[PDB]
RNA sequence: GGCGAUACCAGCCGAAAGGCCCUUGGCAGCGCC
Ligand code: QEU
Numbered sequence: 001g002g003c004g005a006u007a008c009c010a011g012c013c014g015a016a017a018g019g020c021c022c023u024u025g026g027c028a029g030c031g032c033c
Stems, first nucleotide, its partner, number of pairs: 001033004008026002011020003
C1' cells in the first nucleotide's frame, strides 16, 4: 500500500430503544498479502 474482520466516541436516522457508517469523521489498532 491492497484486502479483511472489529462500530469506541463522534456524525446521520430515531420519541426512545436501536439502527447506519470501516480506516478513520478520530495521528486507532490488529490479521493475511
Ligand atoms: C473500534 C483508541 C480507546 C482504547 C480502546 C479511542 C471497530 C473501532 C475504532 C474503527 C476505534 C475504536 C474501537 C475501541 C477505539 C481507538 C482509545 C477509540 N473500539 N476503541 N478507539 N482510542 O472500530 O475505529 O477502547

The RNA has 33 modelled nucleotides. The work is reported in "Discovery of small molecules that target a tertiary-structured RNA" (Menichelli et al., Proc.Natl.Acad.Sci.USA, 2022). Crystals were grown from: sodium cacodylate, PEG 8000, 2-methyl-2,4-pentanediol. Released in 2022, the model rests on X-ray crystallography data to a resolution of 2.7 A. Entry title: Crystal structure of theophylline aptamer in complex with TAL4. Bound small molecules: 4-[4-(6,7-dimethoxyquinazolin-4-yl)piperazin-1-yl]butan-1-ol (QEU).